Context: bound to proteins that are not shown
This record gives sequence, C1' cells and structure tokens, in this order.
RNA sequence: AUUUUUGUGCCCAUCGUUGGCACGCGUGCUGGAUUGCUUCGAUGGUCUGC
DNA sequence: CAGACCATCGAAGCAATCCAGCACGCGAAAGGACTG
DNA sequence: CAGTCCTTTC
Repeated sequence: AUUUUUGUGCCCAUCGUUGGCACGCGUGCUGGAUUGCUUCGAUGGUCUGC
C1' cells in the first nucleotide's frame, strides 16, 4: 500500500473444452540485404509488307 | 530490316522494412548508523 | 539483535 480489468504475444475454415501454447527487457548505433516507384542500359521473343 | 510491344535482368536514385551484430544498463559486499 | 538504510570499496 488493495487497484481485484489484464505483461508480451503465437496457432485455428467451426475462436472455445477452463480452447492449445511460448517468452529477457530497454537504449543506441552499425552491417548485410529486401521491399516499392522511377530513370538508364542490356538481354529474349511474338507481331506488321520485307 | 526499322520499330514497338511485352519480359527479366543489372545499376543508381528515393522512400521504406528487417534480421543481425554489438556496446551498454538491469552491482555485490561490507561497515556504520539507525530503528524496532 | 533484525531489518533498515547510506555509505565506500571490490
């Protein structure tokens, strides 16, 4: 010092059968990548008369 | 054969996310004073 | 003294 109502969360075609289950937190940067838009350049191919 | 269309593949810019490393914090044990 | 706190050193 009493709030009785919460730590964070995860899974499911029926979100409950008391459903099932797990957990070190914070700050800060850094590294390597990724995503999305655009620009550029290559690469491959279809098409129209040749 | 000039020209445009798709498509994927690089590069860079810009704006974002993300898994990860890595440095730190999350102190202990003691004696003295104090209180009960 | 039990338990507390406040301090210094490891």
Annotation: Shown are 96 nucleotides from a PDB entry: RNA (crRNA) from Escherichia coli, together with DNA. Protein in the same entry: Cas12i. Keywords: CRISPR, HYDROLASE-DNA-RNA complex. The sample was in a buffer at pH 7.5. It was solved by cryo-electron microscopy to 2.9 angstroms.